[PDB]
An RNA, together with DNA: 175 nucleotides with solved positions. It was solved by electron microscopy to 2.67 angstrom. The sample was in a buffer at pH 7.5. The entry is indexed under CRISPR-Cas, nuclease, Heterodimer, RNA BINDING PROTEIN/RNA/DNA, RNA BINDING PROTEIN-RNA-DNA complex.
Context: bound to proteins that are not shown
DNA sequence: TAAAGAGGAAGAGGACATACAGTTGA
DNA sequence: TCAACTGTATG
């Protein structure tokens, strides 16, 4: 980046989240 | 095993068709 | 001869915390305790983009000094 | 007793046309 | 890169948004 | 026995 939930959508909100590079 | 930067037009689990190194 | 990566089939979770019958496994029916964002009302501005709507008054919730 | 927070917006269903994508076959 | 099927949307654009009689049944 | 519900008229 994307997934789920909050009437529907953007801006955020809990929560799911490959691989690599770092430092603990 | 837990914090920061980059980056995936989702993550995990069970059993296969195939493909790769020997 | 092993290992490894695996379309496609059939699942699992998506507020925190502690117990549980039970699934090959991801996890869990039931239980017990904590929390509550598509965010408050009401006027008066404003040529309101860039940026999905920017500023004063009064009120009223939470958090902080 | 003096700070910060507490952002917008809502008119949908129907029909018939047309266009986007996707994976086929040809070229 | 073009062109025809097949299937799933969607976007265009236009309308549309009832009032009385007569009748069942718990 | 009153509210729902169906049948009738009209665009």
């Nucleotide at each position: 980046a994307c997934c789920g939930c909050a009437g529907u959508u953007u801006g955020g909100g809990c929560g799911g989240g490959c691989a690599g590079c770092u430092a603990a | 095993u837990u914090a920061g930067c980059u980056u995936a037009u989702g993550a995990c689990u069970u059993c296969u068709a195939a493909g790769g190194c020997u | 001869u092993g290992c490894c990566u695996a379309a496609a089939a059939a699942g699992u979770a998506a507020g925190g915390g502690g117990g549980a019958a039970g699934g090959c496994g991801a996890c869990a029916a039931c239980c017990c305790c904590c929390a509550a964002a598509g965010a408050c009302c009401a006027g008066c501005c404003g040529g309101a983009a860039c940026u999905a709507u920017g500023g004063c008054u009064g009120g009223c919730a939470a958090c902080u000094a | 007793u003096a700070g910060u927070u507490g952002a917008a917006a809502c008119u949908g269903u129907c029909c018939u046309c047309u266009u986007c994508c996707u994976c086929u076959u040809u070229a």